[PDB]
C1' cells in the first nucleotide's frame, strides 16, 4: 500500500436555479482507533430526499 468510522468538499436523489441538513460515489483529502514497508494527476448528465425564495 489497503478495508471500516468522523469531518470537509464537488456530483447524483427533489419542475428552473439557488441555500440549508440528510444518504450514496473501489471518488479524494486529514489525524487517529485495529494493524506490518512508499506520492500525485485520471474524479460531474436523466423523471416525486425534505423546507423557503421569485412563476403556478
Nucleotide at each position: 500500500g489497503g478495508u471500516c468510522a468522523g469531518g470537509g468538499u464537488c456530483a447524483g436523489g427533489a419542475g428552473c436555479c439557488c441555500c440549508c441538513c440528510c444518504c450514496u460515489g473501489a471518488a479524494c483529502c486529514c489525524a487517529g482507533g485495529a494493524u506490518a514497508a512508499c506520492c500525485c494527476u485520471c474524479a460531474a448528465a436523466g423523471u416525486c430526499g425534505g423546507g423557503g425564495g421569485g412563476c403556478a
Source information:
An RNA with a sequence from Moloney murine leukemia virus: 56 nucleotides with solved positions. NMR data were recorded at pH 7.4 and 298 K. The 2011 paper behind the entry is "An equilibrium-dependent retroviral mRNA switch regulates translational recoding". It holds a match to the Rfam family "Gag/pol translational readthrough site". For this family Rfam cites "RNA pseudoknots: translational frameshifting and readthrough on viral RNAs" (ten Dam et al., Virus Genes, 1990). By type it is a cis-regulatory element. It comes from the structure "Solution structure of the MLV readthrough pseudoknot".